[PDB]
C1' cells in the first nucleotide's frame, strides 16, 4: 500500500461457480 | 482475461484479521 464490521483468518455444510 | 476440485457461489459458526 490492497482487502476487511456492508464481517478477516479459521471450522462445518455445499459441490462449480466467482470477478 | 484473473480466480476456482490444493474446493467457486451460497448457508451456518466465528469476531479481526487477510494479501
Nucleotide at each position: 500500500g490492497g482487502c476487511g464490521a456492508a464481517g478477516a483468518a479459521c471450522c462445518g455444510g455445499g459441490g462449480a461457480g466467482c470477478c
About this RNA: Shown are 38 nucleotides from a PDB entry: RNA with a sequence from Haloarcula marismortui. The entry also models magnesium ions. The structure was determined by X-ray crystallography at 2 A resolution and released in 2014. Primary citation: Mcphee et al., Nat.Commun. (2014), "A Critical Base Pair in K-Turns that Confers Folding Characteristics and Correlates with Biological Function". Crystals were grown from: 3.5 M SODIUM FORMATE, 0.1 M SODIUM ACETATE PH 4.6. The entry is indexed under RNA, KINK TURN, METAL ION. Entry title: Crystal structure of a simple duplex kink turn, HmKt-7 with 2 Mg bound.